[PDB]
Context: bound to proteins that are not shown
RNA sequence: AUUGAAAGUUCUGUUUCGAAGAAAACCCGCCUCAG
DNA sequence: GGGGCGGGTTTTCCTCGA
Numbered sequence: 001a002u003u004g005a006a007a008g009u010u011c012u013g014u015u016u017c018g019a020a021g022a023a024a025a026c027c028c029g030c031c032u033c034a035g
Numbered sequence: 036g037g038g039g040c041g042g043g044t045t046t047t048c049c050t051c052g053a
């Protein structure tokens, strides 16, 4: 110590279950460090 | 004397239920 004084809107709950990015493909054809 | 050339990806599916 005031239109102030006195008060919980608090309790209980799975976004769970399922599904191969898999298949094909050559870096390869050319070069003496030499007197 | 310090290289050259041709290739640089194609399909198929893009959520279902209470």
Base pairs, nucleotide, nucleotide: 016053017052018051019050021048022047023046024045025044027042028041029040030039031038033036